[PDB]
RNA sequence: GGAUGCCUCCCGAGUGCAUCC
Numbered sequence: 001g002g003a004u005g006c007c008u009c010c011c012g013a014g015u016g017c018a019u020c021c
Stems, first nucleotide, its partner, number of pairs: 001021006007014002
Other pairs, nucleotide, nucleotide, family: 009012tWS014016cHS
């Protein structure tokens, strides 16, 4: 330097989190 799964909610959004190459 490279990169992804997930859940809440004023239905606006994101408190934001872990591991591999």